[PDB]
Keywords: ADAT; inosine; tRNA modification; deaminase; cryo-EM structure; Trypanosoma brucei, RNA BINDING PROTEIN. Solved structure of RNA with a sequence from Trypanosoma brucei, 73 nucleotides shown. The depositors describe the entry as "Cryo-EM structure of the Tb ADAT2/3 deaminase in complex with tRNA". Method: cryo-electron microscopy, resolution 3.6 angstrom. The entry became public in 2022. It holds a match to the Rfam family "tRNA". It is annotated as a transfer RNA. Clan: tRNA clan. Rfam's curators write: Transfer RNA (tRNA) molecules are approximately 80 nucleotides in length. Their secondary structure includes four short double-helical elements and three loops (D, anti-codon, and T loops). Further hydrogen bonds mediate the characteristic L-shaped molecular structure. tRNAs have two regions of fundamental functional importance: the anti-codon, which is responsible for specific mRNA codon recognition, and the 3' end, to which the tRNAs corresponding amino acid is attached (by aminoacyl-tRNA synthetases). tRNAs cope with the degeneracy of the genetic code in two manners: having more than one tRNA (with a specific anti-codon) for a particular amino acid; and 'wobble' base-pairing, i.e. permitting non-standard base-pairing at the 3rd anti-codon position. The entry also models zinc ions. The source organism's lineage runs through Eukaryota, Discoba, Euglenozoa, Metakinetoplastina and Trypanozoon.
RNA sequence: GGCCGCUUAGCACAGUGGCAGUGCACCACUCUCGUAAAGUGGGGGUCGCGAGUUCGAUUCUCGCAGUGGCCUC
Numbered sequence: 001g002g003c004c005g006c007u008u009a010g011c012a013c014a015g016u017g018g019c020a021g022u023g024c025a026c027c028a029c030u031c032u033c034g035u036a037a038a039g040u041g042g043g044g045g046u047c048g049c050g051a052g053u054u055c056g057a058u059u060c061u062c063g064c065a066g067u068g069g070c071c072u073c
Base pairs, nucleotide, nucleotide: 001071002070003069004068006066007065010024011023012022013021018055028040029039030038049063050062051061052060
Other pairs, nucleotide, nucleotide, family: 005067cWW008014tWH008020tWS009010cHS009022tHH010044cHS015047tWW016058tWW017054tWS017056cWS021045tWH025043cWW031037cWW053057tWH054056tHS057060tWH
C1' cells in the first nucleotide's frame, strides 16, 4: 500500500427510510424458609462525523475519523 468488515445508553449487543431497541447494570419497587434471591416498572443515547439524496437519513450515496481479519513491505 491494498482489500474485506465494523462503530447504536454506564456496559454488552440488535435493528431498520418514517416508534429509536434488548441482556447485564448505576438505582427504585412487591412478596410466605434472609427479602444477600426472584419477579416488576421507570430514567439512561452526538446511532464516527461531514457532505449529498430524499416531504423526511442511524439506515441510502461518497468521503473522512476509529478498530479488527487477511495480504503486501